Entry title: Cryo-EM structure of the activated spliceosome (Bact complex) at an atomic resolution of 2.5 angstrom. This is an experimental structure of RNA (U5 snRNA) from Saccharomyces cerevisiae, with 179 nucleotides shown. The sample was in a buffer at pH 7.9. Ions in the entry include magnesium, calcium and zinc. Primary citation: Bai et al., Science (2021), "Mechanism of spliceosome remodeling by the ATPase/helicase Prp2 and its coactivator Spp2". It holds a match to the Rfam family "U5 spliceosomal RNA". It was solved by cryo-EM to 2.5 A.

Context: bound to proteins that are not shown
RNA sequence: AAGCAGCUUUACAGAUCAAUGGCGGAGGGAGGUCAACAUCAAGAACUGUGGGCCU
RNA sequence: UUGCCUAUAGAACUUAUAACGAACAUGGUUCUUGCCUUUUACCAGAACCAUCCGGGUGUUGUCUCCAUAGAAACAGGUAAAGCUGUCCGUUACUGUGGGCUUGCCAUAUUUUUUGGAACUUUUC
Numbered sequence: 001a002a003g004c005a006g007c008u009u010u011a012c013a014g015a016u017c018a019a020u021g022g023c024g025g026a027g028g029g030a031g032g033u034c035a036a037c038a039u040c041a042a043g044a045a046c047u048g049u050g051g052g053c054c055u
Numbered sequence: 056u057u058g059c060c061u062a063u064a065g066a067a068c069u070u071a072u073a074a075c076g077a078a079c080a081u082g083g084u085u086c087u088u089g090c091c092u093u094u095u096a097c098c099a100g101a102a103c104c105a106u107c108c109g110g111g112u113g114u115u116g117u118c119u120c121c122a123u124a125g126a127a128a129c130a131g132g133u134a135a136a137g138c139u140g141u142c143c144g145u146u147a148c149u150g151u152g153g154g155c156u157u158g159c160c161a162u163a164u165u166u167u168u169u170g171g172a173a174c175u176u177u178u179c
Base pairs, nucleotide, nucleotide: 004158005157006155007154008153009152011151012150013149014148023144024143025142028121029120030119031118032117034116035115036114037113038112039111040110046065047064048063049062050061051060052059053058075109076108080106081105082104083103084102085101086100087099089097128141129140130139131138
């Protein structure tokens, strides 16, 4: 590294055209010598979350 | 609750011959010096502070061009968002097409998948 099956999607013809299940979507995409805000030097260093001690 | 101990998620940028800047200037105060008629303007080392010229990452907004029907619809709220509920696009079982995360890739003759099995009988 080919073919075959499975897997995932895919342009799709679809069973359903119900209730569902997944991935995307609730402000398309790329950009701008545009702007506001936040943040950037410290126990090698960070917030948040759950339990316990104290209360 | 501050604290502390333990469990756990997320950590963008900036740093080890240490730091947003592979770059590189000025001022103030206070010492110690140089030159010296005084002040400014100055010499050149230190300590502590500032200013200035620039930078990164995130978020929301806005502008430009291109695309578009799409359900980008509705309602709750924060310092930020589909943060949350409803919601829809393909659509969950098939056939054609792509790719692999794949089956391990093929051993009847001693340790596993080509049989040492078969069958009978008692005791509770």